[PDB]
């Protein structure tokens, strides 16, 4: 897109946070 959650990576950690990315048709 159509449409929108969310993965996961470093760590304070996991109920903080900050980048990226990716479903779906």
């Nucleotide at each position: 897109g159509g449409c929108a959650g969310u993965g996961u990576g470093a760590g304070u950690a996991c109920c903080u946070u900050c980048a990226c990315a990716c479903g779906u048709c």

Primary citation: Varani et al., Proc.Natl.Acad.Sci.USA (1999), "Structure of tau exon 10 splicing regulatory element RNA and destabilization by mutations of frontotemporal dementia and parkinsonism linked to chromosome 17". Shown are 25 nucleotides from a PDB entry: RNA (TAU EXON 10 SPLICING REGULATORY ELEMENT RNA). The depositors describe the entry as "NMR STRUCTURE OF TAU EXON 10 SPLICING REGULATORY ELEMENT RNA". The entry is an ensemble of 29 models.